[PDB]
Context: one part of a larger RNA, bound to proteins that are not shown
Molecule: 23S ribosomal RNA, nucleotides 2045 to 2920
Organism: Staphylococcus aureus
RNA sequence: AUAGUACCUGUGAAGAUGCAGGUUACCCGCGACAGGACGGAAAGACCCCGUGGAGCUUUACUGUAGCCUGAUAUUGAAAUUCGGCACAGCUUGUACAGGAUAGGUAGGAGCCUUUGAAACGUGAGCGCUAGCUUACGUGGAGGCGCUGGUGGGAUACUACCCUAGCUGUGUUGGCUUUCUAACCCGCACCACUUAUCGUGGUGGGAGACAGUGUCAGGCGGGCAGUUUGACUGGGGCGGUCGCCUCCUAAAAGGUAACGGAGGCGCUCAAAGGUUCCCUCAGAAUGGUUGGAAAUCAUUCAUAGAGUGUAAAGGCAUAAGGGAGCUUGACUGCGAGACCUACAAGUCGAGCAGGGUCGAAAGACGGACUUAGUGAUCCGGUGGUUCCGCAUGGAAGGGCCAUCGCUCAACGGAUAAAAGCUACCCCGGGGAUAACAGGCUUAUCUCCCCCAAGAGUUCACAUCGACGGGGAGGUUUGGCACCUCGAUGUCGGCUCAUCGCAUCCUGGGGCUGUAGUCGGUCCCAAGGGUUGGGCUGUUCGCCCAUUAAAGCGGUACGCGAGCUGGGUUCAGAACGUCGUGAGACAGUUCGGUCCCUAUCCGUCGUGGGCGUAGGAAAUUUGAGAGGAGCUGUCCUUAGUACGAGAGGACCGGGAUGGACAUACCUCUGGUGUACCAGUUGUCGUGCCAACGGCAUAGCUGGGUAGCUAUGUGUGGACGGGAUAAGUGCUGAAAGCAUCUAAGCAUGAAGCCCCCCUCAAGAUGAGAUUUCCCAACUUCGGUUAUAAGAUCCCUCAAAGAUGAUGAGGUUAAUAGGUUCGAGGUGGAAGCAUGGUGACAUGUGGAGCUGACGAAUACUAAUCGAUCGAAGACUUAAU
Numbered sequence: 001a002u003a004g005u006a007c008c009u010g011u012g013a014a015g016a017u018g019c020a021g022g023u024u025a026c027c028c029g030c031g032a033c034a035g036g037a038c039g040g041a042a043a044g045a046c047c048c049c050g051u052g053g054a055g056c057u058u059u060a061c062u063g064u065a066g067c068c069u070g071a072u073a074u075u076g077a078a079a080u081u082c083g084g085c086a087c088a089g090c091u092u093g094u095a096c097a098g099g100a101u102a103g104g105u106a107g108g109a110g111c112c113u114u115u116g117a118a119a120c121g122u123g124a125g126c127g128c129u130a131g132c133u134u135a136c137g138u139g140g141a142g143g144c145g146c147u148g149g150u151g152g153g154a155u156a157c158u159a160c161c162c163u164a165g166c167u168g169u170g171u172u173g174g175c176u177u178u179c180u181a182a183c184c185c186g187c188a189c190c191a192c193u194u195a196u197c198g199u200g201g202u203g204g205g206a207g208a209c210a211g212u213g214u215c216a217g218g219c220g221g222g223c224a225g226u227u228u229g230a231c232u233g234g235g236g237c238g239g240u241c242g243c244c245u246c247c248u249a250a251a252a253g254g255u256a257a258c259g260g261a262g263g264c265g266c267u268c269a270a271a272g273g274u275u276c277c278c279u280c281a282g283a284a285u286g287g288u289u290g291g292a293a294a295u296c297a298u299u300c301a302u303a304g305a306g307u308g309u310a311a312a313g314g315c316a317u318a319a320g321g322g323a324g325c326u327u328g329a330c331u332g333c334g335a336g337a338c339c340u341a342c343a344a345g346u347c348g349a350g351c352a353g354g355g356u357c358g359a360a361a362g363a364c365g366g367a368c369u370u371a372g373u374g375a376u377c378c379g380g381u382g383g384u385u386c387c388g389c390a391u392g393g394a395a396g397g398g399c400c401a402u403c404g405c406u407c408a409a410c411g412g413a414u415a416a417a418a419g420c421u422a423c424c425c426c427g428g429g430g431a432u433a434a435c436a437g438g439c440u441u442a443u444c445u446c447c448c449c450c451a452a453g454a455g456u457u458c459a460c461a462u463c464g465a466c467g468g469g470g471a472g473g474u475u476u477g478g479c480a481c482c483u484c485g486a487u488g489u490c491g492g493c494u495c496a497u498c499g500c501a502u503c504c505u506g507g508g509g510c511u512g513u514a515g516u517c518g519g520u521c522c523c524a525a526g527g528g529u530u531g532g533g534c535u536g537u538u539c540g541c542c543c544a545u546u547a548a549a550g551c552g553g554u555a556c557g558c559g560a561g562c563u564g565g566g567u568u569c570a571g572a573a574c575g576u577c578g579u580g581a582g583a584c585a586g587u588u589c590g591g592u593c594c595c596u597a598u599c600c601g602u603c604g605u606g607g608g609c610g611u612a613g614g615a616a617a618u619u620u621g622a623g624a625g626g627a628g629c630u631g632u633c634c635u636u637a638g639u640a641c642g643a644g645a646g647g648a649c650c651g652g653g654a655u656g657g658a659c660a661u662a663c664c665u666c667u668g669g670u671g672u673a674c675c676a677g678u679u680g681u682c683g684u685g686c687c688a689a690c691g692g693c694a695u696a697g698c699u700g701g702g703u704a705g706c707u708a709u710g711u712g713u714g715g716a717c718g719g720g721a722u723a724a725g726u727g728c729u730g731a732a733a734g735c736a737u738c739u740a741a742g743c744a745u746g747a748a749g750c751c752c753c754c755c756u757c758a759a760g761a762u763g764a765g766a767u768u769u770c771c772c773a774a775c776u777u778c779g780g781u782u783a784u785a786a787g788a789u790c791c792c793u794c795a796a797a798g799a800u801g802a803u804g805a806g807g808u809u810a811a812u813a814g815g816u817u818c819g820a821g822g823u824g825g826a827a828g829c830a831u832g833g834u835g836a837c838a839u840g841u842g843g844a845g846c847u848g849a850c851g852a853a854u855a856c857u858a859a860u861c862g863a864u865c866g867a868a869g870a871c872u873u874a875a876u
Base pairs, nucleotide, nucleotide: 003017006023007022008021009020010019026608027607028606029605030604031603032602033601035600036599037598039595040594047429048428049427050426052425053424054421055420056419057418060226061225062224063223064222066219067218068217069216070215071214072213073212074211076179079177081174082173083172084171110144112142125132185204187203188202189201190200191199192198229241230240231239238258242264243263244262245261246260247259265410266308268366273325274324275323276322277321278320280304282300283299286296306315307314309372311370312369313368330353331352332351333350336347337346338345342411355364356363357362378404379403380402381401382400383399384398387396436483437481438479439478440477442476444472445471446470447469448468449467453463454462490565491563492562493561495557496554497553498552499551500550503528504527505526506523507522508521509520510519511518530544531543532542533541534540571589573587574586575584576583577582609760613771614770615769616768617767618766619765623757624756625755626754629657630656631655632654633653634652635651641646659714660713661712662711663710667708668707669706670705674701675700676699677698678697679694680693681692682691683690684689718752719751720750725745726744727743772869774781787865788864789863790862791807792806793805794804795803812858813857814856815854816853817852818851819850821847822846823845828841829840830839831838832837
């Protein structure tokens, strides 16, 4: 998606209108219910994936509007002070010493050197009285010194001084005050000008500043683009990620898991090469020590030792241990093979060059073998140019060494980077979780077996340790098989239905059962198996009862039947965690429950047809359904049984509870066309009477009907076959013995009995009655019987249709008359009262369904449907 759309048990993608085996079922409608069609509606409001989005956060990355800070530019002049001219500074200050009580501190172990150095004459600075750097007359080789330097650097020269002095010089800035001309003033006045704008002028402010441009640095979730790994018995959390070794690995090789064990990210200039030598651990016969065994000794020691390290293969050829030379831990390569997707990785005989060792033959391209690491781009260092733009050279490249990221998420997304979404969104998935379905049965419930033992004695009344074996599929799980283009999940309500491993009731075996008592086990599923307080609670506890207050299945039964308290959206709040956004199966208050039923199913109710003629009535019962519970009291009997205290079994009476039915006489309810009282208001002009509206305006009653809480009734007997059990006779097995023949008894259980439906019981049954001709040209025949219906008056029936009471030859309904029941004293009169009112007429008046009589009215007229009875065989 087309549909002639059954149920059960199974099968199956593990929950069937379509499949297998059975069971059930005539065809077609109408009212109803909601179990299923994993019902409809919305490409799951949860979950997980996508190198999918979006919003948010931050000490994620990268950047950024903006802010601070400067350099410059705009950008001026004078002056103070000091820097390029402040030229140029010089001894000194004080030091045990130099040679004389010298300068911070140095470039300076060498200059001044005729361009001047020693003492005084004399002299700046200057002294603790010696004179120091320098200047120089008579004199003209010494001052001296970073060196030496009772020391601390250090005064020849030379930057040259914390250390004074000293003024201006070409022209100029700066620190710094400072002045105006730029610039600026959301600043008064004056105009243009009826202007809180703007522009132009005057004064004042400020001032080379600010502001502005460029440049540069600090801040910068305020804002922007993004990143935030994979594996994973679902994610998350934890762990892991590349290499080597071993086992799993099934005797080639290979081989997986979040399988069982360990190591690596090195180390060795000897722990490399070669030549020559040598053999070990331990054990005892044991001893100066003797922690025992240190070293030493001696015979056995298959290597039990060593091999730089993990493990495994190896190793006396020694690959182990010494010792001597030594650098092959060579350069250029490599036929050939191994591994293997690739990139890589591995092993190589041999050939050149040049060695080292060895007497030579020969051995050596690292460590006994196997881990010790990382492509490519980029950049650095050294060689070589062979490239290098019109040429030469260079800057840059190329090649060859080699280094240097560190990518460990270890084939490395740029070798820059974290988080929350319960405000979320989109694309997907049962490839993957929460619910239940399925498998399993570790856990879980129950059963068993053995029998130490407790229980005076005694395994086995009861209870049973240590152990062992099972059943069930109700718990907590494991698996991920159907369902994410939606299978609503927890409690409660309504309605149940089924199992029995039974809570009560019935039957028994028992007992450490005297009966009542209890305990245990067996048979039993027919029925029954409360009302409340507390929590959303299931559960559990508690209070009262009961004969009992059973355990489970049913998508933890049942939301297209109901609720929505819990839980699981958005709000909020507390505690805690987070720097934060936010988060927690931590609490708390609040929070939209949609759907007109097509099919199957189910409860009722019609029509058609078949039942060898057409009909009206009464029916048996193949089957099917419903009931199915039980208490207390009295009696036997205070009897049995009991020192007592206590105390029936049976059967035989009487009353209940719950539950099911039928009915309205009684008690009640309701009674919207019955009676009555009364308020407000409108109206029939008016008072009196009455009507409309106010929930039927309200209030008191109340007939019929319909009803429970009210009235009766029911589950009473009693048969037949049984269960566990109890026997009888009885052998295999001359005994026994419930068993094998046979034959007994025995339960609310089975069957009947009792109530109801039932011949669509396609096997369609039975009894009584009614109807019965006449055309055919041969029935494939009219119309009519008997009977119904149409139509119409109705209710003891009813959604409609059916059922039932009636249609004039008539009481079916209406009306009329009488009455029951209900209400309660109508109207109008007369009397009394001031009036509101009262009394007599008169249990009056009214009176829907209830009872009777009466054709007064309507069921007047009419019409449709409806048999003529098959063959075959046997009795006849």